This is an experimental structure of RNA (SrRNA-6) from Trypanosoma brucei brucei, with 69 nucleotides shown. Among the 76 different proteins in the entry, which are not shown, are 40S ribosomal protein S12, 40S ribosomal protein S7 and 60S ribosomal protein L4. Released in 2023, the model rests on cryo-EM data to a resolution of 2.47 angstroms. Entry title: CRYO-EM STRUCTURE OF TRYPANOSOMA BRUCEI PROCYCLIC FORM 80S RIBOSOME : PARENTAL STRAIN.
[PDB]
Context: bound to proteins that are not shown
RNA sequence: UCGAAUCGCCACUUCUCUUAUCCGGUGGGC
RNA sequence: UGCCCGCCC
RNA sequence: GGCGCCCAGUACCUUCAUUUUCACAAGAUC
Numbered sequence: 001u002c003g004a005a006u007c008g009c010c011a012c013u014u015c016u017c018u019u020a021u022c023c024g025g026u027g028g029g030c
Numbered sequence: 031u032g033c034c035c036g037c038c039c
Numbered sequence: 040g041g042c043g044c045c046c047a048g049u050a051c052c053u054u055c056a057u058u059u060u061c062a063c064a065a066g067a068u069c
Base pairs, nucleotide, nucleotide: 008042009041010040024038025037026036027035028034029033030032
Other pairs, nucleotide, nucleotide, family: 007066cWH046050tWS048050cWS
């Protein structure tokens, strides 16, 4: 040398499990 | 049974 | 999910032009 198309990013997102399951968890009465 | 009453974040 | 969208902050202080009616953002990122 290259003029180029693309147009959110984070060390609060960036772990796990369930759906016949306290949809944040967890007790009592009848 | 099913309904009712809670507590902590 | 949290920020991010024009005063590093909700006060109302200050520069934008003649690129004069659209045209790949004439600007960014890598």